Released in 2024, the model rests on cryo-electron microscopy data to a resolution of 3.11 angstrom.
Solved structure of RNA from Bacteria abnormis, 944 nucleotides shown.
Entry title: Acinetobacter phage AP205.
It was solved together with Maturation protein and Coat protein.
Meng et al. published it in Nat Commun in 2024: "Structural basis of Acinetobacter type IV pili targeting by an RNA virus".
Context: one part of a larger RNA
RNA sequence: GGAGUGAACCCCGGAGGGGGUUCGCUGAAAGCCGAAUCGAAUUCGACUUUGCGUGAUUCACAUCACGUCUUACUCACGAUACUAGUACCGCGAGUUAUCUUGUGGUAAUUAAAAACUACCAGGAGAUAACUUUAUGAAGAAAAGGACAAAAGCCUUGCUUCCCUAUGCGGUUUUCAUCAUACUCAGCUUUCAACUAACAUUGUUGACUGCCUUGUUUAUGUAUUACCAUUAUACCUUUUAGGAGAUGGUGUCAUGAACAUGUACAAAUGGGUACCUGAAAGUAUCCGCGAUUCUGGCGAGGGGCAACCCUCUUAUUCAAAUAAUGGUGAUUAUGCACCGAGCGGCCCUUGGGUUGCUGCGGGUAUUCAUACCAUGCCACAAUCGCUGCGGGAUUCCAUGAGAAAUUCUAUCAUGGUCACCGCGCAAGCUCGUCGUGAUGUCAUUGGCCCCGAAUGGGGCCCUGACGGACGCUUUACUGGAUAUGCUUCAGUGAUCGGGACACCUGAUCCUAAGCCUGCUGAUAUUGUGAACAAGUUUACAGUUGAACGCAGACCGGUCAGCAACGGAAAUUUUCAACAGCGUGUGAAAGCUGGUGACAUUGUUGUUGCACCGUAUACCAGUGAUGGAAAGAUUACUGUUAAACUAGUCGCCGGUCAGAAGGACAUUUCAAGUACUCCUGAUUACGAUUAUCGAAUUGACAGUAGUUUGGCGUCAUCCGCCGGAUUUGUUGUUGCUGGUGAACGUUGGUAUUAUACCAAACGUCACUUCAUUAUCCCUCGUUACUUCCAAAACUGGCGCAUGCGCCGGCGUAAGUACGUAACUGGUUGGGUAAUGCCAACGUUUUAUAGUCCGAAAGAGAUUUUUAAUCGCCUUAAGGAUUCGUUGGUACCAGAUACUGGGUUAGUCACCCAAGUUUGGGCAGACAACAACACAAAACGGAUGGA
Numbered sequence: 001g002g003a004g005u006g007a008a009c010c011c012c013g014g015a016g017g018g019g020g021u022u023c024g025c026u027g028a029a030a031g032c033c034g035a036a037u038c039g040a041a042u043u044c045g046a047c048u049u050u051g052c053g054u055g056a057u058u059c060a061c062a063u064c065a066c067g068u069c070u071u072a073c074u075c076a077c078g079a080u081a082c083u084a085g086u087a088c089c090g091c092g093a094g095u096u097a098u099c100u101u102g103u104g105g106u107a108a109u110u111a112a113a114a115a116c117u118a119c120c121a122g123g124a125g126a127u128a129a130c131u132u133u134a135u136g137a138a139g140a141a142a143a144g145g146a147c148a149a150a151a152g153c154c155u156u157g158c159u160u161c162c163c164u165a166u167g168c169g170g171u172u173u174u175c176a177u178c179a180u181a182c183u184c185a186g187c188u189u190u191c192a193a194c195u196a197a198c199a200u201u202g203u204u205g206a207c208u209g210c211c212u213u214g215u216u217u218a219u220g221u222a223u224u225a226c227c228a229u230u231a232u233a234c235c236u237u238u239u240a241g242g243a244g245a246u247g248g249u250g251u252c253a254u255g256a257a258c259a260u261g262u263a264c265a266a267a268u269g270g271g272u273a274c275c276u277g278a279a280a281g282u283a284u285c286c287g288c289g290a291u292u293c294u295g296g297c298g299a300g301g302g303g304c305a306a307c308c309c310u311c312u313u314a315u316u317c318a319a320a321u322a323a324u325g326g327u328g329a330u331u332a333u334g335c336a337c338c339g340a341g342c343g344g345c346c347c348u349u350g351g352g353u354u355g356c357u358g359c360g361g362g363u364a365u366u367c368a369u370a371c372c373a374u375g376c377c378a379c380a381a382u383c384g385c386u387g388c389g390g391g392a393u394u395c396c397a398u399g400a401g402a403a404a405u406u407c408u409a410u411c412a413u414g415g416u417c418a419c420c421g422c423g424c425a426a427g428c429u430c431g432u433c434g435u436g437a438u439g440u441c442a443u444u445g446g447c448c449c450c451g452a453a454u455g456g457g458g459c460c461c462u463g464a465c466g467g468a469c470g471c472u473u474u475a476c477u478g479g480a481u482a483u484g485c486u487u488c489a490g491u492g493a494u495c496g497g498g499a500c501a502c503c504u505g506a507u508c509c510u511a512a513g514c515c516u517g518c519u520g521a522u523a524u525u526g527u528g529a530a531c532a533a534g535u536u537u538a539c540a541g542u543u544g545a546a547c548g549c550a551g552a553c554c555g556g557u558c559a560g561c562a563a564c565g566g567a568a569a570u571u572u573u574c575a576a577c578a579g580c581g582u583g584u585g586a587a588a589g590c591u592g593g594u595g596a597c598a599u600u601g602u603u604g605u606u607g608c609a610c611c612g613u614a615u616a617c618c619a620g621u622g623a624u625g626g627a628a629a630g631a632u633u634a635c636u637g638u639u640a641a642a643c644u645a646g647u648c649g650c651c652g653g654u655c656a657g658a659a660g661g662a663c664a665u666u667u668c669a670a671g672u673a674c675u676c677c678u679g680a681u682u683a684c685g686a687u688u689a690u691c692g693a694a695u696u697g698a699c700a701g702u703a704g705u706u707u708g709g710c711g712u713c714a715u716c717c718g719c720c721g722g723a724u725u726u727g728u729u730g731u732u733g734c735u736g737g738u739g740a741a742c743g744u745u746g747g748u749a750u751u752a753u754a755c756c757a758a759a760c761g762u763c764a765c766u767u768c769a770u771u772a773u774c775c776c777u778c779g780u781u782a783c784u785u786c787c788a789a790a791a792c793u794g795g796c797g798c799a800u801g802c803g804c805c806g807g808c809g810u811a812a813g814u815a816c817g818u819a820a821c822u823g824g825u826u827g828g829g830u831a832a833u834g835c836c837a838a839c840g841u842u843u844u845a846u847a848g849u850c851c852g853a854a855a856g857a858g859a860u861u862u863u864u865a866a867u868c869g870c871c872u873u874a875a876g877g878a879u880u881c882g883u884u885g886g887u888a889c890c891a892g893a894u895a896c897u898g899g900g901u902u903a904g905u906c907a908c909c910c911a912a913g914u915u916u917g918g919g920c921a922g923a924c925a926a927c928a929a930c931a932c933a934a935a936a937c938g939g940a941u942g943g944a
Base pairs, nucleotide, nucleotide: 003026004025005024006023007022008021009020010019011018012017014075015074016073028050029049030048031047033045034044035043036042051068052067053066054065055064056063057062078285079284080283081282082281083280087171088170089169090168091167093131094130095129096128097127098126099125100124101123103121104120105119106118107117109115136161137160138159139158142156143155144154145153173279174278175277176276180273181272182271183270184269186210187209190206191205192204193203194202213259214258215257216256217255218254219253220252225249226248227247228246229245230244234242235241236240287385288384289383290382291381292380294378295377296376297375298311299310300309301308302307313322314321315320323374324373325372326371327370328369332365333364334363335362337361338360339359340357341356342355343354344353345352346351387422388421389420390419395415396414397413398412399411400410401408438466439465440464441463442462445460446459447458450455467713468712469711470710471709472708473623475621476620477619478618479617481616482615483614484514485513486512487511489510490509492508493507494506495505496504497503498502515551516550517549518548522544523543525540526539527538528537529536530535554612555611556610558607559606560605561604562603563602564601565600566599573596574595575594577592578591579590580589630706631705632704633703634702635701636700637699638698639697640696641695644689645688646687647686648685649684652682653681654680655679656678657677659675660674662672663671665670715944716943717942718941719939720938721937724935726931727930728929729928730927731926732925733924734922735921736920737765738764739763742761743760744759745758746756747755748754749753768834769833770832771831772830773829774828775827776824777823779821780820781819782818783817792807793806794805795804796803797802835886836885837884838883839882840881847880848879849878850877851876854873855872856871858868859867860866861865889918890917891916892915893914894913897911898910899909900908901907
């Protein structure tokens, strides 16, 4: 001694507090020098120096220069005078008109409500009239009101000054027993009398109290409050201090007694009052901040500042200076100059001419030429220094009320507070990328953009649906084969059924035919053998065919049967005109055997046969591609029918209303049927409405189709899921915390013994054992119930194997319980501790060591520094539990060797290895999972 720390003194601030000098205590860093075992490190001791920030030098810790080496941070921080009164302030409403002034609007000249003009509204001053204001007041003459219809009691019709103030109104704080004075008033309980004194009904005597009622007395209060004394009884180490004790005074409560128009009351219970005390407001000033103005200032800060700091447009490297931007006048050119619009004329596909207008670009003129705005400096004036609004939530006041009735059962309003909002704090935008979407039906499956809805449409990959098209070049005749049918044989697949995976017939086709099949001599080949034409023989197959039958074609099917169409109902019917004459024409009249189809075609069956093939395919033959402006449906426009409504008229049914009458099955429940009338409703006929909501028919135009089968319908461009650097988790090796003298090497006393952490080499981490509690616990026999465990059915997906969900119970074990037996409260767990194992346990003797009445070498703390002190024991005393091994606890599994023991077919024990597990964490290393500060490979999906 840089720094903490206490004390003293001094200074500063309003204060917290801050600062400085000296003294004392504690204790750093750095440097250097010595020491000490170990070490190349630690510790101790001696001495020297310690601020800040910046820069620089040897080249750490160092060194040098610079300015500084004291008075910061926090809370709030105006003054004067006045405020009961004094004193101060106001004098006015509305409407209308007049006069003056003059704010806006309506339109004009003006680009114009700029400004003059005509009108209106309207601010202001003066006047006049009315309702009514201040504050109003009067004049009866009619009416009603009680009443005789009334007047006299009231008001109204009407009028008078009545556009204002006689003088009035408003403003000028509250509280005190926080200061004293003055003033006010008695009441109260019952008894009795006066009570008919009086009458408000009161007065009187007694009975009690009252607004610090007073006084006396004793008690608990003295440590309720004050004061005094006190031993230093007690404590603080003492010097002294404190707690405390005692006593007195005072306060309050309680008990008893006395005293009262108890005015009040030992002054207030109320009110007033000068002054005083507190709070609050008001005027002024300071200061604060804000606004306007003028002149200057490149800005900003230190600042009034051109004294300093920073930079560009430039003067320069900024010391200092010209302030920045916008707008108005011409408005383009020059260097190489270039890049445009409009107006008048001709005309236009394309152009020519005259004038006007905007600038820009590298440079300059075209630019401050003028104006305005912007922040600061400084002058003057103004403003606020209790900001505003919403909301009864209290207070004060006002009004209303169901008021009021000599004001309250209540409500509303005006202002702070309950609280928020307003300007000041309390900001906002949210654009793009990405992304967002062929629609619908479907399930294997899931889901809600809108919630009081786990909902409703519906959605997603996929297929098709949308709607059309691609192919068949368009038709005919002459033919296998397949389509149509059959051989049904096909569950290749299904359906009707038997009943579930087997069949019955069918369908597109597989093999075959145009009829087929069942049986079948003739031909097909096999089954068996011999062999001699040319080989033969018993059976089975269909056709050329028919019988016995069954099924059956696209048609023509040959004959019948049944049925159907054309006149296969019928001559019993159906249909039907002509000729003659006169008559002017016409009419009037008469006559007439009248005629007509029984055949055809089609579907199924019975016996089977033939062909074309309708289409697909071959050959030939046609194209001006065809069958089809017909028809189907929709739309367009119309009409009519039909319903309903308006109008007219009648009837039927049902219901309700007044009166007179029944039946049958059943124990209930379960039905129908009249008469004389009224109302309601429904219903019917005719016309119109077609404005049509619906229904129907028709007409004309257009549009898709008359074309059979299969298939078909997303391109470009973006983006996604998974590899793991690394950490965590747990384990292992090691270590942190824990326990040991386990092995070796030495010393001492000499003694096999006793002592010395003498030094080196280590491990493992506590059920081996103990403490405490709980549950009862360890094994075997038999069973059940949710769960522990396993099993079964149905549905969905699929190259074998397979995966999930809804659901239940038959069976043995596994988790729990029950009943019984076996050991123990460690049978198991938990938490902690002892590292484990073996031997011996009488004061020296007689377990050992020492003394052999001495031992602890007196004891304690600081470690030989201080303190206490012979401090502890002493019928011998003191002291100790001691030793060995596991490079070190326990338990599980497993292989070999050695020794010993056992046994008349062989076994056991000890010693000797490895591994794993039982504890908290971790520097470090290793092991497996995942994911994040992230994408190989495979490709969802998305934008258009």